[PDB]
Context: bound to proteins that are not shown
DNA sequence: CGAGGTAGTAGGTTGTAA
C1' cells in the first nucleotide's frame, strides 16, 4: 500500500491475585 | 511460576463511501 466496515482463520499474550 | 478473568494482533475476502 485511499479508505471504512463485516467476517473468518491462526497466533498467543494481557492485567490482578498469591 | 500458576490460578483466574479476559481479549488481543495479524492477515485474507467482500462489500461500500454517513
Nucleotide at each position: 500500500u485511499u479508505a471504512c466496515a463485516a467476517c473468518c482463520u491462526a497466533c498467543u499474550a494481557c492485567c490482578u491475585c498469591g